[PDB]
Context: bound to proteins that are not shown
DNA sequence: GCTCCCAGCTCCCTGCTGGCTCCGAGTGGGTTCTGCCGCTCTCAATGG
DNA sequence: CCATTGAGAGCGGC
DNA sequence: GGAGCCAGCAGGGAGCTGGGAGC
């Protein structure tokens, strides 16, 4: 006689075989 | 005119059909499926 | 600056 | 598919009455 940041739960509907106790 | 008989009427049940709901829990994956045509409006590219 | 008109893209139909 | 309530109707006697039957 000094010293750089700041944003967050997103996201789905219908229908059909096939299986398993 | 009167009292009373008697089929048609009147309403009563008794019976057969059609309509109308229901049919076990749970699970796991799969896979195919959100209307298709066609007729006017709008843009801005291209011809005069 | 002018303009008739494929093409875009959207809604009324079935 | 299928089995099984109700609902709608049609075929069916009882019994009352306006009109005849006999007074």
């Nucleotide at each position: 006689u000094a010293a750089c940041c700041g944003g967050a739960g997103a996201g789905g509907g219908a229908a059909c075989c096939c299986a398993c106790u």
This is an experimental structure of RNA, together with DNA, with 106 nucleotides shown. The sample was in a buffer at pH 7.4. The structure was determined by cryo-EM at 3.1 angstroms resolution and released in 2020. Entry title: Structure of complete, activated transcription complex Pol II-DSIF-PAF-SPT6 uncovers allosteric elongation activation by RTF1. The entry has 21 different proteins, among them DNA-directed RNA polymerase subunit beta, RNA polymerase II subunit C and RNA polymerase II subunit D. Vos et al. published it in Nat.Struct.Mol.Biol. in 2020: "Structure of complete Pol II-DSIF-PAF-SPT6 transcription complex reveals RTF1 allosteric activation".